The RNA (tRNA) from Escherichia coli K-12 has 75 modelled nucleotides.
Primary citation: Rundlet et al., Nature (2021), "Structural basis of early translocation events on the ribosome".
Among the 52 different proteins in the entry, which are not shown, are 50S ribosomal protein L28, 50S ribosomal protein L13 and 30S ribosomal protein S19.
Rfam match: tRNA. On this family, see Hou, Trends Biochem Sci 1993: "The tertiary structure of tRNA and the development of the genetic code".
[PDB]
RNA sequence: GCCCGGAUAGCUCAGUCGGUAGAGCAGGGGAUUGAAAAUCCCCGUG
RNA sequence: CCUUGGUUCGAUUCCGAGUCCGGGCACCA
Numbered sequence: 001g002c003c004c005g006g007a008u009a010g011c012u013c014a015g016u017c018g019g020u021a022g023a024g025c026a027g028g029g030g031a032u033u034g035a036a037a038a039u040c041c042c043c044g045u046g
Numbered sequence: 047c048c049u050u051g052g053u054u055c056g057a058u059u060c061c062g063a064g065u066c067c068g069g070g071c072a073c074c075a
Stems, first nucleotide, its partner, number of pairs: 001071007010025004019055001027043005048064005
C1' cells in the first nucleotide's frame, strides 16, 4: 500500500430485511440481618 | 443504536463518504 469485519445502556453481548431496541451484570429504591454479603420484591438507564 | 451526506412520508436498519478498533493479505524477481 490493498481488502474483509466491527461501532447498540456503565460493562459484556442480542437484535431489527425501514415505523419496535432486548439480555446478563452493574446502578437505584425497599425488604430480610445486630451489620455486611448471599437471597427477596421494585425500578430506571440508549 | 460510530460520525456525516443522502434515500425515504419515516433510518439504528438502505446507500455513499469520514473516524476509530480488529482480521487478512503486501507474492515472482